[PDB]
Context: bound to proteins that are not shown
RNA sequence: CGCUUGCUCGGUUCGCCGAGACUCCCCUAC
DNA sequence: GTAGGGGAGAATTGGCCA
DNA sequence: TGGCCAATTCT
Repeated sequence: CGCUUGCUCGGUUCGCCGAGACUCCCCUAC
């Protein structure tokens, strides 16, 4: 220099916006 | 409370009717 | 020729 879905935590004047993760699935046991 | 097994491509070749 | 696309195959 750089952000269109989904997910976590928060702010609100209920029009959004501040911050974060990104290695994931089944599977039998204990 | 996690323990321990299994997963998570793609290039080259050949048969192929058009 | 040439094209689409299963089937080898290695890792």
The RNA from unclassified sequences, together with DNA, has 59 modelled nucleotides. The sample was in a buffer at pH 7.5. The entry also contains Cryo-EM structure of Cas12-1 with 5 nt complementary heteroduplex, not shown here. The structure was determined by cryo-EM at 3.1 angstrom resolution and released in 2025. It comes from the structure "Cryo-EM structure of Cas12-1 with 10 nt complementary heteroduplex".